[PDB]
RNA sequence: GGCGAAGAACCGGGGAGCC
Numbered sequence: 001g002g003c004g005a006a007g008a009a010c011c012g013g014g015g016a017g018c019c
Stems, first nucleotide, its partner, number of pairs: 001019003010013002
C1' cells in the first nucleotide's frame, strides 16, 4: 500500500484480522 463490521482468520459458527 490492498482487502476487511456491507464481517478478516479459523471451524452456519466465529468477531479482527488477512494479503